[PDB]
Context: bound to proteins that are not shown
RNA sequence: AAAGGAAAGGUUAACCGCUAUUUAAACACAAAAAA
RNA sequence: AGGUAUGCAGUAAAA
Numbered sequence: 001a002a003a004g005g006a007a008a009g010g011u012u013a014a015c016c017g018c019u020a021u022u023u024a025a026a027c028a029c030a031a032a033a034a035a
Numbered sequence: 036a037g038g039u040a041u042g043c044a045g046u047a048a049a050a
Base pairs, nucleotide, nucleotide: 011048012047013046017043018042
Other pairs, nucleotide, nucleotide, family: 001002cSS001003tHS008037tSS010049cWW014045cWS019021tSS020042cSS
C1' cells in the first nucleotide's frame, strides 16, 4: 500500500541411508584402540 | 532471489 521469491543446490543443524562415494595422485605432521 | 568442483537419497531454519 496496490501487500510482493522458497523448487533444486550451498551454509548451519539433525542424521542407525548408501561405494549411485574424494586418484592403486600427492604434501604435511609430537599421533590414535585394547592392555 | 536458481543450482560451483567425491555423489546419490533425505528433514528443519535462514541476508
Molecule: LSU-21; LSU-20
Organism: Toxoplasma gondii